Solved structure of RNA, 28 nucleotides shown. Crystallisation conditions: cacodylate, magnesium chloride, spermine tetrachloride, MPD, pH 7.0, VAPOR DIFFUSION, HANGING DROP, temperature 25.0K. It was solved by X-ray crystallography to 1.7 angstroms.
């Protein structure tokens, strides 16, 4: 670097 | 609920 977790937390949108 | 951020942080996968 891919991603997963948006009910692991942040902050924004709807 | 949905979403975005994986370069706001955790955790984890490749």
């Nucleotide at each position: 670097g891919g991603u997963a977790u948006u009910u692991c937390g942040g902050u924004a949108c709807c």

The entry also models magnesium ions.